[PDB]
RNA sequence: GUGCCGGAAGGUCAAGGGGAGGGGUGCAAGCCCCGAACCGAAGCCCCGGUGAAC
Numbered sequence: 001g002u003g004c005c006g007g008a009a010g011g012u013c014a015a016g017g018g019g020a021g022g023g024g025u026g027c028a029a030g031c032c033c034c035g036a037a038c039c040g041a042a043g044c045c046c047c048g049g050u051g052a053a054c
Base pairs, nucleotide, nucleotide: 001054002053003050004049005048006047007046010045011044012043016039017038021034022033023032024031025030
Other pairs, nucleotide, nucleotide, family: 013042tWS018037tHS019036tHS020035tHS026029tHS
C1' cells in the first nucleotide's frame, strides 16, 4: 500500500426537489422548451483500528 471493521464532521456524488435567468412561438392571454444558487443516498476521498487479515 490492499482487504475488513469503526467513524451521525467535512469533500465529492445520481435520480429527484428547486427554480435565478434565457429561448421557440402566437395579437394575445398562454402553450412549449433549455436552465444557475441551493437541498439531495450508498460509493469514493478523508480520519482511525486491524496480522492464526493479503
Fragment of23S rRNA (H68) from Thermus thermophilus: 54 nucleotides with solved positions.
Released in 2008, the model rests on electron microscopy data to a resolution of 7.3 A.
The sample was in a buffer at pH 7.8.
The 2007 paper behind the entry is "Structural basis for interaction of the ribosome with the switch regions of GTP-bound elongation factors".
The entry also contains 30S ribosomal protein S12, 50S ribosomal protein L1, Elongation factor G and 30S ribosomal protein S2, not shown here.
The depositors describe the entry as "Structural Basis for Interaction of the Ribosome with the Switch Regions of GTP-bound Elongation Factors".